[PDB]
Molecule: tRNA
Organism: Mycobacterium tuberculosis
């Protein structure tokens, strides 16, 4: 110094991660960068 | 029904940095920051027309003065040139001298790197 | 200074009876799979087989001669 009651850390589907589906309710995180990249959602 | 936003965001792997684990700086780990080890904690510039030590001057490069060692053994470090320099020594040469001596030139031995030991 | 060993893709390295063939892990790069990344799976690009000369029809492997690096001997500071 950042995240988190506009639901984080955490738990379970789960298998390495996010994503997403349900749990739960106040806490959780070492940065920064290279590389390399997504889903939910919404649009003509 | 191809594209856009969402968003070069998301966290893991990975790599690179930097801050911690933590102790000088790291291997090694990453917040459960395991375990376990290197270094700091012998000291190196070591082929040197010699070296180490005061005192003065001088902006300095330097210069002027004054001193000490050239014993044994150890490894470590660097080199691959066998050299050159100083001390001391010589049933060894050479020149020079009125001598005693000097110079010259081999050979031996040590010092001229680093620390360790006696 | 002398003798051995060793040199083979970006790195670690195994392998050589000179006629097909250059291997293999780890790298890169691409395709496979995923929603999409790790990871798996596959497949390519990396190679004067330390240089130069000999021999040979053909030399990574044979012969000779240099270069490097590592050891172990000598030796100088």
């Nucleotide at each position: 110094g950042g995240c988190a009651u506009c639901g984080a850390u955490c738990c379970g589907g789960c298998g390495a991660u996010c994503a997403c589906c349900g749990g739960g309710g106040a806490g959780c995180c070492u940065u920064c960068g290279g590389a390399a990249g997504a889903a939910c959602g919404g649009c003509c | 029904a191809g594209g856009c936003c969402c968003a070069g965001u998301a966290g893991a792997a990975c790599c690179g940095a930097a801050c911690g684990g933590g102790u000088u700086g790291g291997c090694c780990c990453g917040u459960c920051a395991c375990a376990g080890c290197c270094u700091c904690a012998a000291g190196u510039c070591g082929a040197g027309c010699g070296g180490c030590c005061g005192c003065g001057c001088g902006a300095a490069a330097g210069c002027g003065u004054g001193g000490c060692a050239a014993g044994c053994g150890g490894g470590g470090u660097g080199g691959c040139a066998c050299c050159g320099c100083g001390g001391c020594g010589u049933u060894c040469g050479c020149g020079c001298g009125a001598a005693a001596g000097c110079g010259u030139g081999g050979c031996g031995u040590c010092g001229u790197c680093c620390c360790c030991g006696c | 200074g002398g003798g051995c060993c060793u040199a083979u893709a970006g790195c670690u390295c195994a392998g050589g009876c000179g006629g097909u063939u250059a291997g293999a892990g780890c790298g890169c790069u691409u395709c496979g799979c995923u929603g999409a990344u790790a990871a798996c799976g596959a497949a390519g690009a990396g190679g004067u087989c330390g240089g130069a000369g000999g021999u040979u029809c053909a030399a990574g492997u044979c012969c000779u001669c240099c270069u490097a690096g590592g050891c172990c001997c000598g030796c100088c500071a």